Context: bound to proteins that are not shown
RNA sequence: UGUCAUUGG
DNA sequence: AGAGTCCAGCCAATGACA
DNA sequence: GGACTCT
Numbered sequence: 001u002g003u004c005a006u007u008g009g
Numbered sequence: 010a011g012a013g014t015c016c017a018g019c020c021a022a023t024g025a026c027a
Numbered sequence: 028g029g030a031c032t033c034t
Stems, first nucleotide, its partner, number of pairs: 001027009010034007
């Protein structure tokens, strides 16, 4: 600085 | 009649990883 | 996956 995973209203 | 092109809600939060 | 356009 961006991906992936999980989650909330 | 068939491929190219662009489009797919908003606002979050953690952690891991390059 | 699906609608509009050029071919």